[PDB]
ASL Leu with a sequence from Escherichia coli: 17 nucleotides with solved positions.
Hoffer et al. published it in Nucleic Acids Res. in 2019: "Ribosomal ambiguity (ram) mutations promote the open (off) to closed (on) transition and thereby increase miscoding".
Crystallisation conditions: 3.8% PEG 20k, 3.8% PEG 550MME, 100 mM TRIS-ACETATE, 200 mM KSCN, 10 mM MAGNESIUM ACETATE 2.8 mM DOBC.
The entry has 49 different proteins, among them 50S ribosomal protein L35, 50S ribosomal protein L2 and 50S ribosomal protein L19.
Released in 2018, the model rests on X-ray diffraction data to a resolution of 3.68 angstrom.
The entry is indexed under protein biosynthesis, ribosomes, rna, trna, transfer rna, 30s, 50s, 70s, 16s, 23s, ribosomal subunit, bacterial proteins, codon, transfer, translational, RIBOSOME.

RNA sequence: AGGGAUUUAAAAUCCCU
Numbered sequence: 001a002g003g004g005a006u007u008u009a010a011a012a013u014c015c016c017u
Base pairs, nucleotide, nucleotide: 001017002016003015004014
Other pairs, nucleotide, nucleotide, family: 007009tHS
C1' cells in the first nucleotide's frame, strides 16, 4: 500500500494479500 468486515463517511480495530 491493496481489497474485504464496521461507519452516513472516516480514524481505530479484525481478516485476506